apolipoprotein B mRNA: 31 nucleotides with solved positions. The depositors describe the entry as "NMR structure of the apoB mRNA stem-loop and its interaction with the C to U editing APOBEC1 complementary factor". Primary citation: Maris et al., Rna (2005), "NMR structure of the apoB mRNA stem-loop and its interaction with the C to U editing APOBEC1 complementary factor". The entry is indexed under RNA editing, apoB mRNA, APOBEC1, ACF, RNA.
[PDB]
RNA sequence: GGAUAUAUGAUACAAUUUGAUCAGUAUAUCC
Numbered sequence: 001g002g003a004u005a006u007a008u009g010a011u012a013c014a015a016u017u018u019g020a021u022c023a024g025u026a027u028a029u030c031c
Stems, first nucleotide, its partner, number of pairs: 001031006008023004
C1' cells in the first nucleotide's frame, strides 16, 4: 500500500428500542 471479515449510527413500520431496514464509520484479520 491492497484485500477480506466484523461492529456502529440513523430511520421506518407495527406489538414492544424490540424485531426489522436504510445509511454511515470504527475495529479485527489476511495479502